Solved structure of RNA, 32 nucleotides shown. It was solved by solution NMR. The 2004 paper behind the entry is "Structural basis for recognition of the AGNN tetraloop RNA fold by the double-stranded RNA-binding domain of Rnt1p RNase III".
Context: bound to proteins that are not shown
RNA sequence: GGGAUACCAUGUUCAGAAGAACGUGGUAUCUC
Numbered sequence: 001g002g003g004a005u006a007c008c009a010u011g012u013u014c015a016g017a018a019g020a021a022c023g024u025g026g027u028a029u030c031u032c
Base pairs, nucleotide, nucleotide: 001032002031003030004029005028006027007026008025009024010023011022012021013020014019
C1' cells in the first nucleotide's frame, strides 16, 4: 500500500423476457 465480513442509515442498479439483488458512506475486527 491492497483486500474482506459486518452493524447503523439510505439509495441505486442489475437486466433489457422476467423480475430480483447489490450498493453508498460512518465505525470496527481481522487479514495480506